[PDB]
RNA sequence: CUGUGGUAAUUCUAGAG
Numbered sequence: 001c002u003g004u005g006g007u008a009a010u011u012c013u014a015g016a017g
Base pairs, nucleotide, nucleotide: 001017002016004014005013006012
Other pairs, nucleotide, nucleotide, family: 007009tHS
C1' cells in the first nucleotide's frame, strides 16, 4: 500500500490480502 474494523479519549491500533 489496498480494503475490513472496534473504543469517552491518546502518536491505540487488530485481523486480511

The RNA (18S RRNA - H8) from Oryctolagus cuniculus has 17 modelled nucleotides. The work is reported in "Regulation of the Mammalian Elongation Cycle by Subunit Rolling: A Eukaryotic-Specific Ribosome Rearrangement" (Budkevich et al., Cell(Cambridge,Mass.), 2014). It was solved by electron microscopy to 8.7 A. The entry is indexed under TRANSLATION, MAMMALIAN 80S RIBOSOME, ELONGATION CYCLE, TRNA SELECTION, EUKARYOTIC TERNARY COMPLEX.